Gli1 8AZ 23mer RNA; Gli1 1W5 23mer RNA with a sequence from Homo sapiens: 44 nucleotides with solved positions. Doherty et al. published it in J.Am.Chem.Soc. in 2021: "Rational Design of RNA Editing Guide Strands: Cytidine Analogs at the Orphan Position". It was solved by X-ray diffraction to 2.5 angstroms. The entry also models zinc ions. The depositors describe the entry as "Structure of Human Adenosine Deaminase Acting on dsRNA (ADAR2) bound to dsRNA containing a 2'-deoxy Benner's Base Z opposite the edited base".

Context: bound to proteins that are not shown
RNA sequence: GCUCGCGAUGCU
RNA sequence: GAGGGCUCUG
RNA sequence: CAGAGCCCCC
RNA sequence: AGCAUCGCGAGC
Numbered sequence: 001g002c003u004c005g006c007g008a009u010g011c012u
Numbered sequence: 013g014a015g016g017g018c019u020c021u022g
Numbered sequence: 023c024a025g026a027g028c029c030c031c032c
Numbered sequence: 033a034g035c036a037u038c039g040c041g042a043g044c
Stems, first nucleotide, its partner, number of pairs: 001044013015030008
């Protein structure tokens, strides 16, 4: 740095 | 970008 | 029949 | 039903 899952707040 | 309700308008 | 403002919802 | 940001966990 990416992917996957979970949460949160937002976007369209 | 859709669906529904209220209100006002044409 | 159409349009808009507001809420609701997907 | 796709994105952003931040956090948690894991994989690469």